[PDB]
An RNA: 28 nucleotides with solved positions. The entry is an ensemble of 8 models. It was solved by solution NMR. Primary citation: Chen et al., Nucleic Acids Res. (2014), "Structure and function of TatD exonuclease in DNA repair". The PDB entry is titled "RNA Aptamer for B. anthracis Ribosomal Protein S8".
RNA sequence: GGGCAGUGAUGCUUCGGCAUAUCAGCCC
Repeated sequence: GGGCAGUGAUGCUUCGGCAUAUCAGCCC
RNA backbone atom coordinates (compact mmCIF):
# COMPACT_ATOMS: atom_id res chain seq x y z
O5' G A 1 0.34 4.27 0.83
C5' G A 1 -0.73 3.35 1.04
C4' G A 1 -0.70 2.23 0.00
C3' G A 1 -1.95 1.36 0.00
O3' G A 1 -2.91 1.90 -0.91
C1' G A 1 0.00 0.00 0.00
P G A 2 -4.46 1.47 -0.81
O5' G A 2 -4.47 0.03 -1.53
C5' G A 2 -5.00 -0.12 -2.85
C4' G A 2 -5.14 -1.59 -3.23
C3' G A 2 -6.36 -2.27 -2.63
O3' G A 2 -7.48 -2.15 -3.53
C1' G A 2 -4.43 -3.60 -2.28
P G A 3 -8.94 -1.76 -2.98
O5' G A 3 -9.55 -3.20 -2.58
C5' G A 3 -9.90 -4.15 -3.59
C4' G A 3 -9.85 -5.58 -3.06
C3' G A 3 -10.95 -5.90 -2.06
O3' G A 3 -12.10 -6.42 -2.75
C1' G A 3 -8.85 -6.60 -1.21
P C A 4 -13.56 -6.34 -2.08
O5' C A 4 -13.51 -7.52 -1.00
C5' C A 4 -14.23 -8.74 -1.22
C4' C A 4 -14.51 -9.48 0.08
C3' C A 4 -15.69 -8.92 0.87
O3' C A 4 -16.89 -9.58 0.47
C1' C A 4 -13.82 -9.21 2.30
P A A 5 -18.29 -9.22 1.19
O5' A A 5 -18.44 -10.40 2.27
C5' A A 5 -19.57 -11.29 2.23
C4' A A 5 -19.94 -11.79 3.62
C3' A A 5 -20.68 -10.77 4.47
O3' A A 5 -22.09 -10.93 4.28
C1' A A 5 -18.88 -11.70 5.71
P G A 6 -23.11 -9.76 4.70
O5' G A 6 -22.56 -9.31 6.15
C5' G A 6 -23.34 -9.55 7.32
C4' G A 6 -22.91 -8.65 8.48
C3' G A 6 -23.41 -7.22 8.36
O3' G A 6 -24.68 -7.10 9.02
C1' G A 6 -21.09 -7.23 8.86
P U A 7 -25.94 -6.44 8.26
O5' U A 7 -25.77 -4.88 8.60
C5' U A 7 -25.77 -4.43 9.96
C4' U A 7 -24.93 -3.16 10.13
C3' U A 7 -25.53 -1.93 9.48
O3' U A 7 -26.38 -1.25 10.41
C1' U A 7 -23.24 -2.12 8.89
P G A 8 -27.85 -0.75 9.98
O5' G A 8 -27.60 0.80 9.63
C5' G A 8 -27.10 1.70 10.62
C4' G A 8 -26.41 2.92 9.99
C3' G A 8 -27.37 3.99 9.48
O3' G A 8 -26.74 5.27 9.57
C1' G A 8 -26.24 2.95 7.66
P A A 9 -27.60 6.62 9.35
O5' A A 9 -27.05 7.17 7.95
C5' A A 9 -25.82 7.90 7.89
C4' A A 9 -25.65 8.62 6.55
C3' A A 9 -26.95 8.87 5.81
O3' A A 9 -27.49 10.14 6.19
C1' A A 9 -25.34 7.94 4.34
P U A 10 -28.82 10.70 5.49
O5' U A 10 -28.28 11.25 4.08
C5' U A 10 -28.00 12.65 3.90
C4' U A 10 -27.29 12.91 2.57
C3' U A 10 -28.23 13.09 1.39
O3' U A 10 -28.56 14.48 1.24
C1' U A 10 -26.51 11.55 0.83
P G A 11 -29.95 14.91 0.55
O5' G A 11 -29.54 15.04 -1.00
C5' G A 11 -28.44 15.87 -1.40
C4' G A 11 -27.79 15.36 -2.68
C3' G A 11 -28.64 15.54 -3.92
O3' G A 11 -28.34 16.81 -4.51
C1' G A 11 -27.78 13.33 -3.83
P C A 12 -29.50 17.70 -5.19
O5' C A 12 -29.36 17.30 -6.74
C5' C A 12 -29.69 18.22 -7.77
C4' C A 12 -30.20 17.49 -9.02
C3' C A 12 -31.71 17.56 -9.22
O3' C A 12 -32.03 18.67 -10.05
C1' C A 12 -30.98 15.31 -9.36
P U A 13 -33.46 19.41 -9.91
O5' U A 13 -34.48 18.17 -9.75
C5' U A 13 -35.13 17.62 -10.90
C4' U A 13 -35.71 16.24 -10.60
C3' U A 13 -37.04 16.26 -9.87
O3' U A 13 -38.11 16.29 -10.83
C1' U A 13 -35.57 14.73 -8.82
P U A 14 -39.44 17.16 -10.56
O5' U A 14 -40.58 16.03 -10.45
C5' U A 14 -41.55 15.87 -11.49
C4' U A 14 -41.98 14.41 -11.62
C3' U A 14 -41.88 13.65 -10.32
O3' U A 14 -42.80 12.55 -10.33
C1' U A 14 -40.23 12.87 -11.83
P C A 15 -43.78 12.29 -9.07
O5' C A 15 -42.76 11.77 -7.94
C5' C A 15 -41.98 10.59 -8.16
C4' C A 15 -41.07 10.27 -6.98
C3' C A 15 -41.77 10.29 -5.63
O3' C A 15 -41.20 9.29 -4.77
C1' C A 15 -40.07 11.94 -5.68
P G A 16 -42.04 7.97 -4.38
O5' G A 16 -42.33 7.29 -5.82
C5' G A 16 -41.53 6.19 -6.28
C4' G A 16 -41.24 6.30 -7.77
C3' G A 16 -40.08 5.43 -8.25
O3' G A 16 -40.59 4.16 -8.69
C1' G A 16 -39.76 7.65 -8.98
P G A 17 -39.70 2.83 -8.54
O5' G A 17 -38.58 3.02 -9.68
C5' G A 17 -37.19 2.91 -9.35
C4' G A 17 -36.31 3.53 -10.43
C3' G A 17 -34.83 3.31 -10.20
O3' G A 17 -34.41 2.09 -10.84
C1' G A 17 -35.24 5.60 -10.69
P C A 18 -33.67 0.94 -9.99
O5' C A 18 -32.21 1.58 -9.74
C5' C A 18 -31.23 1.61 -10.78
C4' C A 18 -30.54 2.97 -10.86
C3' C A 18 -29.31 3.11 -9.97
O3' C A 18 -28.15 2.70 -10.68
C1' C A 18 -30.73 5.01 -9.72
P A A 19 -26.87 2.10 -9.89
O5' A A 19 -26.08 3.43 -9.45
C5' A A 19 -25.36 4.21 -10.41
C4' A A 19 -24.69 5.42 -9.77
C3' A A 19 -23.63 5.05 -8.74
O3' A A 19 -22.35 4.96 -9.37
C1' A A 19 -25.12 6.66 -7.83
P U A 20 -21.61 3.54 -9.53
O5' U A 20 -22.11 2.74 -8.22
C5' U A 20 -21.22 2.50 -7.14
C4' U A 20 -21.21 3.66 -6.15
C3' U A 20 -20.43 3.38 -4.87
O3' U A 20 -19.07 3.80 -5.04
C1' U A 20 -22.57 4.25 -4.33
P A A 21 -17.98 3.51 -3.88
O5' A A 21 -18.55 4.36 -2.64
C5' A A 21 -17.69 4.72 -1.55
C4' A A 21 -17.92 6.17 -1.10
C3' A A 21 -17.29 6.51 0.24
O3' A A 21 -15.96 6.99 0.04
C1' A A 21 -19.54 7.27 0.18
P U A 22 -14.82 6.72 1.15
O5' U A 22 -15.68 6.31 2.44
C5' U A 22 -15.21 5.29 3.33
C4' U A 22 -15.95 5.33 4.67
C3' U A 22 -15.62 4.18 5.59
O3' U A 22 -14.50 4.56 6.41
C1' U A 22 -17.98 4.51 5.48
P C A 23 -13.05 3.90 6.19
O5' C A 23 -12.76 3.24 7.64
C5' C A 23 -12.74 4.05 8.83
C4' C A 23 -13.51 3.38 9.96
C3' C A 23 -12.90 2.06 10.43
O3' C A 23 -11.99 2.31 11.51
C1' C A 23 -15.20 1.76 9.98
P A A 24 -10.57 1.55 11.57
O5' A A 24 -10.92 0.21 12.39
C5' A A 24 -10.27 -0.07 13.63
C4' A A 24 -10.59 -1.48 14.12
C3' A A 24 -9.81 -2.57 13.41
O3' A A 24 -8.59 -2.83 14.10
C1' A A 24 -12.12 -3.14 13.51
P G A 25 -7.21 -3.00 13.29
O5' G A 25 -7.15 -4.59 13.03
C5' G A 25 -7.33 -5.50 14.12
C4' G A 25 -7.88 -6.84 13.63
C3' G A 25 -7.03 -7.51 12.57
O3' G A 25 -6.07 -8.37 13.19
C1' G A 25 -9.31 -7.50 11.90
P C A 26 -4.49 -8.19 12.89
O5' C A 26 -4.30 -9.04 11.53
C5' C A 26 -4.38 -10.46 11.55
C4' C A 26 -4.87 -11.01 10.21
C3' C A 26 -3.87 -10.88 9.08
O3' C A 26 -3.06 -12.05 9.01
C1' C A 26 -6.00 -10.08 8.38
P C A 27 -1.49 -11.99 9.40
O5' C A 27 -0.77 -12.15 7.97
C5' C A 27 -0.71 -13.42 7.32
C4' C A 27 -0.87 -13.28 5.81
C3' C A 27 0.31 -12.62 5.12
O3' C A 27 1.26 -13.61 4.72
C1' C A 27 -1.72 -11.62 4.40
P C A 28 2.73 -13.64 5.36
O5' C A 28 3.63 -12.97 4.20
C5' C A 28 3.71 -13.57 2.90
C4' C A 28 3.91 -12.52 1.81
C3' C A 28 5.16 -11.68 1.98
O3' C A 28 6.30 -12.30 1.38
C1' C A 28 3.28 -10.28 1.53